Shown are 24 nucleotides from a PDB entry: RNA with a sequence from Homo sapiens. Zhong et al. published it in Structure in 2025: "NSUN6 inhibitor discovery guided by its mRNA substrate bound crystal structure". It comes from the structure "The crystal structure of human m5C methyltransferase NSUN6 bound to its S-adenosyl-L-methionine analog and a NECTIN-2 3'-UTR RNA substrate". It was solved by X-ray diffraction to 2.9 angstrom. Lineage of the source: Eukaryota > Bilateria > Sarcopterygii > Hominidae > Homo.
Context: bound to proteins that are not shown
């Protein structure tokens, strides 16, 4: 760097997600 899971908070109109762990 790419790809996965998992825990909750979440799109019902406008300050809008952040943790856990795996595979290559």
């Nucleotide at each position: 760097g790419c790809c996965c899971u998992c825990u909750u908070c979440a799109u019902c109109u406008c300050c809008a997600a952040a943790g856990a762990g795996g595979g290559c």